[PDB]
Released in 2017, the model rests on electron microscopy data to a resolution of 3.17 angstrom. Shown are 995 nucleotides from a PDB entry: RNA (25S RNA, nucleotides 427 to 1539) from Toxoplasma gondii. The organism belongs to Toxoplasma, within Eukaryota. The 2017 paper behind the entry is "Cryo-EM structures of the 80S ribosomes from human parasites Trichomonas vaginalis and Toxoplasma gondii". It comes from the structure "Large subunit of Toxoplasma gondii ribosome". The reconstruction used 108,162 particles. An Rfam search finds the family "Eukaryotic large subunit ribosomal RNA" in it.

Context: one part of a larger RNA, bound to proteins that are not shown
RNA sequence: GGAAGCGAUUGGGACCUU
RNA sequence: GAUUCCAAGAAGUGCCGCCGGUUUGCCAUCUAUCCCUUUGCCUUCUCUCUCUCACCAGGUUUAGGCUUUG
RNA sequence: UCUUGAUGUAUUUCCGGUUCAUCUUUUUGGAGAGGUCAGCAUCAGCUACUCGGAAUUGAUUUCGUUCAAAGAAGGUAGGUUCCUUGUGGACCGUUAUAUCUUUGUUCUUUCCUUUUCCUUGUGGCUGAGGAGUGUUCCUGUUUCCGAG
RNA sequence: CUCGGUUUCUGUGAUGCUGGCU
RNA sequence: AUCGGUUCCAACCGAC
RNA sequence: GUCUUGAAACACGGACCAAGGAGUCUAACAUAUGUGCGAGUA
RNA sequence: CGGGUUUUACUCCUGUAUGCGCAAUGAAAGUGA
RNA sequence: AGUAGGGAGAUUUUGCUUUGCCAUUCUUCGCACCUACGACCGACCACGAUCUCUGAGAGAGGUUUGAGUUGGAGCAUAUCUGUUAGGACCCGAAAGAUGGUGAACUAUGCCUGAGUAGAAUGAAGUCAGGG
RNA sequence: CCUGAUGGAGGUUCGUAGCGAUACUGACGUGCAAAUCGUUCGUCAAACUUGGGUAUAGGGGCGAAAGACUAAUCGAACCAUCUAGUAGCUGGUUUCUUCCGAAGUUUCUCUCAGGAUAGCUGGAGUUUUGUUAGUUUUAUCAGGUAAAGCGAAUGAUUAGAGG
RNA sequence: CCCUCGACCUAUUCUCAAACUUUAAAUGGGUAAGAUCCAGUGGUUACUUCAUUGAACUGCUGGGAUUAAUAUGA
RNA sequence: CUCCAAGUGGGCCAUUUUUGGUAAGCAGAACUGGCGAUGAGGGAUGCUCCUAACGCUUGGUUAAGGUGCCAAAAUGCUCGCUCAUCAGAUACCAUAAAAGGUGUUGGUUCAU
RNA sequence: AUGAACCAGCCCUGAAAAUGGAUGGCGCUGAAGCGGGCUACCGAUACCAGGCCAUUGCUACUAAUUAUCACUCGACCUUUUGUAGCAAUGAGUAGGAAGACGUGGGGAUUGUGACGAAGCGUUCGGCGUAAGCCUGCGUGGAACAGUCUCUAGUGCAGAUCUUGGU
Numbered sequence: 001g002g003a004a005g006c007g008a009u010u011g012g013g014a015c016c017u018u
Numbered sequence: 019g020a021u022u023c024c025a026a027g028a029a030g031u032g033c034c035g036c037c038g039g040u041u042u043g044c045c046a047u048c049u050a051u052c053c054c055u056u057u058g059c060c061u062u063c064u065c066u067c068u069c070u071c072a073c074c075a076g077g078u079u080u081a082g083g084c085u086u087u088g
Numbered sequence: 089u090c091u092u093g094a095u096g097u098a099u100u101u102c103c104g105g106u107u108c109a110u111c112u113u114u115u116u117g118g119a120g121a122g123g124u125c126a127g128c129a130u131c132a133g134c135u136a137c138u139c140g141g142a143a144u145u146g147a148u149u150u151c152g153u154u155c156a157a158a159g160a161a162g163g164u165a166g167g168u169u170c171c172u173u174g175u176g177g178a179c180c181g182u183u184a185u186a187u188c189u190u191u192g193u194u195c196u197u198u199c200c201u202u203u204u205c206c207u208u209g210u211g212g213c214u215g216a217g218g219a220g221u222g223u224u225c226c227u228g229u230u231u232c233c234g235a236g
Numbered sequence: 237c238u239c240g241g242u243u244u245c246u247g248u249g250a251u252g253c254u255g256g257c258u
Numbered sequence: 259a260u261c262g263g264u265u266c267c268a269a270c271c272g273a274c
Numbered sequence: 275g276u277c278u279u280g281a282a283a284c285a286c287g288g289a290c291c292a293a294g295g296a297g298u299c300u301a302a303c304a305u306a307u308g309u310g311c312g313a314g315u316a
Numbered sequence: 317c318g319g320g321u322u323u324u325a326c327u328c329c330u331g332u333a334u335g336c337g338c339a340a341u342g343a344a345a346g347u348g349a
Numbered sequence: 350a351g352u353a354g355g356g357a358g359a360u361u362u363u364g365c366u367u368u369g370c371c372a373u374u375c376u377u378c379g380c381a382c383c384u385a386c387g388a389c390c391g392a393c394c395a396c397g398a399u400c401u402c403u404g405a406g407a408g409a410g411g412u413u414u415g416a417g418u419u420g421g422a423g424c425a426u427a428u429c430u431g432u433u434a435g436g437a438c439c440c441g442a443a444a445g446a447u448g449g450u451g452a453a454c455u456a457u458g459c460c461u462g463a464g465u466a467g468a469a470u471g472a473a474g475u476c477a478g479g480g
Numbered sequence: 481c482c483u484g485a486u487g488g489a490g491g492u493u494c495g496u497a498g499c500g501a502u503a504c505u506g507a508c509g510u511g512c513a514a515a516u517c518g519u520u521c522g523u524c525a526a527a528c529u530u531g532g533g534u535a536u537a538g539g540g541g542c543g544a545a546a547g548a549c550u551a552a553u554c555g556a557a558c559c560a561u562c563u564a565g566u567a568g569c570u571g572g573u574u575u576c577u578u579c580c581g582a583a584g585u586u587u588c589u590c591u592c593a594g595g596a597u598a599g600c601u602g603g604a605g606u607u608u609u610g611u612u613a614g615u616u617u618u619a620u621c622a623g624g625u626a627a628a629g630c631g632a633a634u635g636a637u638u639a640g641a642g643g
Numbered sequence: 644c645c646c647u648c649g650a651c652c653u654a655u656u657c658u659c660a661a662a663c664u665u666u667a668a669a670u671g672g673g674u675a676a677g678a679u680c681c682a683g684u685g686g687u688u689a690c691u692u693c694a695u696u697g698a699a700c701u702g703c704u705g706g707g708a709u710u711a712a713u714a715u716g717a
Numbered sequence: 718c719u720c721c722a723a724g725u726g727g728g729c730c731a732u733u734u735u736u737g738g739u740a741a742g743c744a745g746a747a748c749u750g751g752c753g754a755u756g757a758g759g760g761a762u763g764c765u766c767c768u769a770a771c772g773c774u775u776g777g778u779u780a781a782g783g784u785g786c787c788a789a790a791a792u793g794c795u796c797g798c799u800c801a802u803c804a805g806a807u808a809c810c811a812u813a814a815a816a817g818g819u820g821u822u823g824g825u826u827c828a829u
Numbered sequence: 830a831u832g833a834a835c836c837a838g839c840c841c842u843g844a845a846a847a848u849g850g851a852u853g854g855c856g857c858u859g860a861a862g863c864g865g866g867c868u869a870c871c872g873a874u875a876c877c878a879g880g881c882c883a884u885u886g887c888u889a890c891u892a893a894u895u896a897u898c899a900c901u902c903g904a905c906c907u908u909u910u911g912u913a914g915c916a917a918u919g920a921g922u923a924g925g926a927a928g929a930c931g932u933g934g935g936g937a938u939u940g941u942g943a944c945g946a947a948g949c950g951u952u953c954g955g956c957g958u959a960a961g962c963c964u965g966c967g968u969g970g971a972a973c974a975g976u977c978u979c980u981a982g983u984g985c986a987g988a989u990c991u992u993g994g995u
Base pairs, nucleotide, nucleotide: 006272007271009269010268011267012266013265014264015263016262022119023118024117025116026115027114029112030111038102047094054088059083060082061081065077066076068075122258124256125255126254127253128252129251132214133213134212135211136210137209140206142204143203146200152195155192156191157190158189159188160187166180167179168178219901220900233240234239235238275286276285289995290994291993292992293991294990299435300434301433302432303431304430306428307427308426309425310424311423314336315335316334318330319329340347341346351386352385353384354383355382358378359377364370365369388418389417390415391414392413393411394410396408399405400404438572439571441569445562446561447560448559449558450557456536457535458534459533460532461531462530463529464528467494468493469492470490474486475485476484477483478482479481498523499522500521503519504518506517507516538554540550541549575929576928577927578926579925580924585598587596588595589594599725600724601722602721603720604719605718607717612714613713615712616711617676618675619674620673621672627666628664629663634660635659639655641653680706681705682704683703684702685701686700687699688698690697728752729751730750731749733747734746736744737743757768758767759766772881773880774879775878776877777876778875782871783870784869785855786854787853791868793867794866795865796864797863798862805857816842817841818840820839821838822837823836824835825834827832882919883918884917885916886915887914888913889912890911930984932981933980934979935978936977937976938975939974940973941972948968949967950966951965954963955962956961
């Protein structure tokens, strides 16, 4: 790397907050 | 050093107290009508097959001015 | 238990006050730390795997184990004999320089299988939290005194 | 074995200690 | 400051 | 989305977005329930 | 349905009927708990 | 003209933790309502003592029948749901009828105008010569 | 009656303009065009072609007849109205959670793509608690399937024995 | 008058039946298992009987509280 | 019990029973259970088969079915059979038969 | 010793179809095949215990200081058209019923606004199972909202839907 979107679950990058 | 807590200082705030003015009135008393309890009624209403009945009076419903009695 | 008029517990509003309480925010010290995420610990519930035992049931021992006699072959010692020389095979021998099995007997509580019940070792998941005093009652475990 | 009285201890009345970051 | 949150993206499994 | 025993269908509608778009009103009854008065009732 | 009031499509009051109900049953004449 | 059975509740009394708990233990009254049967009213059918005899009517019925009755519940109003009529949840025919507008295209008739090279074939008629 | 001229008839022939449209089943077919273009082709002095005027109008006209033509509309034009015509037939029918939760079967139907009716379902009220059951047991009945039967009737059928 | 396959009869035999059957299952279906009951005794009646004989309905007086299992408010 | 009312009146499938038919994923019935109205786990994949029916979830345990890898769990243990020049491999289910084989592994019963 | 007959296991023969193909694939022969054993394991929204949400049913709530079931102080806590406690239950099309959310107007009441209303945009965000509600910042430039009631031209993804735009 001859679709993309989507569910559930973490993580990463920006950014917000005590 | 959340929430706070104890001192001192300033900035707020300005209660009661004390006067003048003003307005509520715990509690102890005295008492009203509400209400029903009829009484003595009287007045004005209203309803009623209540009376001779054409009119007054009598009950029914309202108000009022009065009544005895808790 | 929806009120007037007298007695004045009490109370509001109003200015001048007469200044004082109060509490607020704040800045300066003093005493005091919540929050969040974890670690270990102790328990309460549920739950995974384990070290262990104690009695019982069968065939009142399955076995096992010590002896004794009897018997046997998938036949040891012992004879013969044979090769391919072996941790050989045929024939004959019954415990002999190996044994096993049947049947009694010696003393063993475990293999498995009924039955009910007391245990120590590791781990998981969930929960416990504003203060206080304290066991007076209550259940538990414990000191030991008496009754039947 | 069963009941009553009495002393300390623990529950219903148990959260206990400690750390990192601000 | 972590914890946490809004966004976009990745990964394993699912998903006509 | 839909009709169907059966739709991811080689069944039909649907390029995208906005706005507009479909059980209403009157009458006649009926049961139910709320309110008033009650042999009356409006 | 009207009328009487009124600040005037509201509101308020009110006489006489009628509606449905208070009794049904027969085709009817009728009769009628 | 109501009666019976079951029944809410009350009353009188018997069992258990106690001044409250549930009994069916009691006889007393038994609402609504259901079940069983009556009486009365109208219709139909079938009688009839006796009277003021076109009628009335003591009394006594019937495997008949009513949307009857038995100390009445209805009326007005509000809302929902259902049935029905209407444009009737929204959009959808092929059609029907009433009254009008068209022959500038096309179909045909009429009136009056216009239009259509140059070749091929060679009908009647006519003229000559021959039979 | 033969031959030669003359003559110029015809719903005669070839073929321009004009009228038409056979074939290529050519080109074009979101065209130049809601019928065009190319080459080919029919007829060409007539039952011919054609302008203007005039007549015929919708169950009516007009038709050398194809149901053709009647303003790109014809097996009944067009316009408006009755009209939001009717449809047991298609297609749509707009917020969230919560609780209960079907039927495609009965009968009648000009009924078979529909209704009415019962059943299945929900909701609203009550009556009411030693009474209910898709179950067994105890006792008692009904039944004529499965199997069995033909050396039992009825019906089908093979074999010989003994008379 | 010689058979002869026949005849038909008597006892046997091969195989069968949705519209044959003597016989006859399993699984299913009905009803009953007490407070809406059982007995004793009196009355009512145009019914019934030869007859207070019966019948059905009623008054009173005894006997009995869940009279198989399991579940459960209808 | 009483009242009021919706939707529905095209059904289809499976095990056993069963009628027409050569038979059919064909047509028509009987009893019960499903699908339709219904996901989850298994049958690779499937409306109807198996287990089992669903509020959001933390932990534990199983069902049907499986444990070489894809794929969570056995290249686990133990005893047989099989060598395929088209092996075989999991119900419904995605086809196989009559007839053969001195290929091999056992059995039954006679005869030297 | 050898010699027949018959039986049934696995394997072989019988066993031919059209795109390239299917024990699901890779592959597998001391199986990862066929028929049995024996342990353990894995595996659901099923079963078991627990926490929260809703429904149905049961209890308890006034000489109103229910006040936490050992007893004081502290904090939540009920508006019986409710709360608190206990238990069981939870699929769902067509369909029925209940409680909420939202929109345009009317009545009553409590308010916001030129120091900035409505609308619009947004990774500033928050609450609610959900319909939805609240709100920071930006734009904007004139009116709008909460509560209890009354009323309806009251909620769209679909109709070869309509109009407009792309």